[PDB]
Description: The PDB entry is titled "Cryo-EM structure of the Trypanosoma brucei mitochondrial ribosome - This entry contains the body of the small mitoribosomal subunit in complex with mt-IF-3". The RNA (9S rRNA) from Trypanosoma brucei brucei has 478 modelled nucleotides. The entry has 40 different proteins, among them mt-IF-3, mS34 and Unknown protein. Lineage of the source: Eukaryota > Euglenozoa > Trypanosomatidae > Trypanosoma > Trypanosoma brucei. The sample was in a buffer at pH 7.4. Rfam match: Trypanosomatid mitochondrial small subunit ribosomal RNA.
Context: bound to proteins that are not shown
C1' cells in the first nucleotide's frame, strides 16, 4: 500500500567553438552592442480682455538622493432657483560600497506651552550617521534553463505665501472661451544623445510618380590558399603554440591564388558545487589535584672525529561516573612561564647565559569560484607512478 | 647473481638559489620603502634523499643563499624477537 481504458486531450524547454599531459566557469566562436556612416524632424510672436489694470493658460537648467517623493475638487469637466454634506496630508515591504564605528536642534508624553515643561529618552554591529558611487519596485541582451546582464527620464528648502493644487523665469509640437485651418501628414539644414539602412551588393528591367545614390577593404605557417625577390636573431610578425641563425610555405615586397559574399580590427554582456575538495571564523566536551629519587672513597688521562672548561648521582600508581539535542561567537579555548642556593641539555667560550604551560597568545583539520600580487604590476601556476649500474641470498 | 632516489628530459660538463648595478612599471613609501619585469658585475654553493636528509611552526643568529636550537613530519632510501 493497486494497477485502469471508453486510449496522442490542457497547443513545441531543448545545448553545434580544432582543442594540445593533468587539475581550475577564462585568448581565437555565435548572438547583442560601441568601432560605423544626416530616409524624421522642425522656425519664431502664446492669446483674449472692460486700458497704465483685471480675467484665461501648473513639472525637461544645474546640484546627487539607497529606512528616500506622500495628498483634496474649492478650478475645469458639470447639466438646477438659493444656503451641500462627510471622506486627504498617514504607513508596510524591496536599498549599493572587500577588509566596519558610533550618530544628534535631537525620542515620548503633555499642548493649538516649553530659545531652562516632564522622563531611567531616540538611532546603531539584525551594520547606523557621515563619505564614495548611483535617477528606486511592468521595459534589455544572452540562454534549453532557477541565472547572469541592462532600463532612461522625471519632485532640490524657506524668505507678503498667489492658486483648487507651486509644478512658477529659454529650450512646444497639448489648438488655448466666433468653424484661423484640415486637398493635411514636406521639416532646411539643425541637433541631441539616439532611430537596428551594404534594403533583389550582381545577367532578362522596374502594371511609377523616375525622385536619393555611383558604393570598397580581408587572408595567403598551423587552418581554404604560393611562388620569385630581398632580409639574416636584424628589420619585423604576435588571436595563440610560436616565427626571424643565408634556402623563412610565419618578416617585407611583387605577382598570382584562396574564401560560405552587410569587413577587417579594437572594447564589453553571454548559467559553481551540493557523494568524498588540507593553512588559518574553534564547540556535547571529564578532567583537575598526588613529595618521590639521588648522593665518598681516595690519588686519578673521562667524553669527543677534534678542541676547551671540570664533584657526580638521580625525581615511576588511578578506573568508574558526568545523559542525547534545540539562542556561549562582545564569553571561554589550541606546547612562549616564579624559585639553579638543583642537575642534565642547549648557547657562547678559560670572567658567563640559559636550563620548559599563574599575566599575554583565537586560529590548518578545512564552505571554497584559474597562478602571482596588502584586492591595479607579470600571464599564468602546481603536479606522483616512463627513463637514471654497484647497499654481502642457496 | 635478485630491493631502491632526480627540480633533469639524448637528462650532473643537467638545472636551479639568494644578496650585489643599471634600467621598466604599479602603487597602502620602515635601516636603504613594498611589489612585479630583468639578459650585466661580483660572491658563493642554499636546493634536486645533493657532501651535517629535507619540509612546517616556534626562538635566536646574519655579506648572501641561510645557520643553531625546541617541537611536529615524510611530498626521505627499509631493513624485519608472537614469552628463548
Nucleotide at each position: 500500500u493497486a494497477a485502469a481504458u471508453u486510449a496522442u486531450g490542457g497547443u513545441c524547454a531543448a545545448u553545434u567553438g580544432u582543442u594540445a599531459g593533468u587539475a581550475u566557469u577564462c585568448a581565437u566562436a555565435u548572438u547583442a552592442a560601441u568601432u560605423u556612416u544626416u530616409u524624421u524632424a522642425a522656425a519664431u510672436g502664446u492669446u483674449u480682455u472692460a486700458u497704465c489694470a483685471u480675467u484665461u493658460u501648473a513639472u525637461a537648467a544645474a546640484g546627487g538622493u539607497u529606512u528616500a517623493u506622500u495628498u483634496u475638487u474649492g478650478a475645469a469637466a458639470g447639466a438646477u432657483u438659493u444656503u451641500u454634506u462627510g471622506u486627504a496630508u498617514a504607513a508596510a515591504a524591496u536599498u549599493u560600497u572587500a577588509g566596519g564605528a558610533a550618530u544628534a536642534g535631537u525620542u515620548a508624553a503633555u499642548a493649538a506651552u516649553a530659545a531652562u515643561u516632564u522622563a531611567u529618552a531616540a538611532u546603531u554591529u539584525u551594520g547606523a550617521u557621515u563619505a564614495g558611487a548611483u535617477u528606486g519596485u511592468u521595459u534589455u541582451g544572452u540562454u534549453a534553463a532557477u541565472g547572469c546582464u541592462a532600463u532612461u527620464a522625471g519632485a532640490u528648502g524657506g524668505g507678503u505665501g498667489u492658486g483648487g493644487a507651486a509644478a512658477a523665469a529659454u529650450a512646444a509640437a497639448a489648438a488655448a472661451a466666433a468653424u484661423a485651418a484640415u486637398u493635411a501628414a514636406u521639416a532646411u539644414a539643425u541637433a541631441u544623445c539616439a532611430a537596428u539602412a551594404a534594403u533583389a551588393a550582381a545577367u532578362u528591367a522596374a502594371a511609377u510618380u523616375a525622385a536619393u545614390c555611383u558604393a570598397u577593404u580581408a587572408g595567403u605557417c598551423a587552418g581554404a590558399a604560393a611562388u620569385g625577390g630581398a632580409u639574416g636573431c636584424c628589420a619585423g610578425c604576435c588571436g595563440u603554440u610560436g616565427c626571424g641563425g643565408u634556402a623563412a610555405u610565419u618578416u617585407c615586397u611583387a605577382u598570382g591564388c584562396u574564401u560560405u559574399u552587410a569587413a577587417a580590427u579594437a572594447u564589453u554582456a553571454u548559467a559553481c558545487a551540493a557523494u568524498u575538495a588540507u593553512c588559518a571564523u574553534a564547540u556535547u566536551a571529564a578532567a583537575u589535584u598526588g613529595u618521590u629519587a639521588a648522593g665518598u672513597g681516595u690519588u686519578g688521562a673521562u667524553u669527543u672525529a677534534a678542541c676547551c672548561a671540570a664533584u657526580a648521582a638521580a625525581a615511576a600508581u588511578a578506573u568508574a561516573a558526568a545523559u542525547a539535542a534545540u539562542u556561549u561567537u562582545u564569553a571561554u579555548u589550541u606546547g612562549u612561564u616564579u624559585u639553579u642556593a638543583a642537575a642534565c641539555a642547549c648557547c657562547a667560550u678559560u670572567a658567563g647565559g640559559u636550563a620548559u604551560a599563574u599575566g599575554c597568545a583565537a586560529a590548518u583539520a578545512u564552505a571554497a569560484a584559474a597562478u602571482u600580487a596588502u584586492a591595479g604590476u607579470a600571464a599564468u601556476u602546481a603536479u606522483a607512478a616512463a627513463u637514471u649500474a654497484u647497499a654481502u641470498u642457496a | 647473481a635478485a630491493a631502491a632516489g632526480g627540480u633533469a628530459u639524448u637528462g650532473u660538463u643537467g638545472c636551479c638559489c639568494a644578496c650585489c648595478a643599471a634600467u621598466u612599471u604599479u602603487u597602502a613609501u620602515a635601516a636603504u620603502a613594498a611589489a612585479a619585469a630583468u639578459a650585466a658585475c661580483g660572491u658563493g654553493c642554499a636546493g634536486u634523499a645533493a657532501u651535517u636528509a629535507a619540509u612546517a611552526u616556534a626562538u635566536u643568529u646574519a655579506u648572501a643563499a641561510a645557520a643553531a636550537u625546541a617541537u611536529a613530519u615524510u611530498u626521505u632510501u627499509u631493513u624485519u624477537u608472537u614469552u628463548u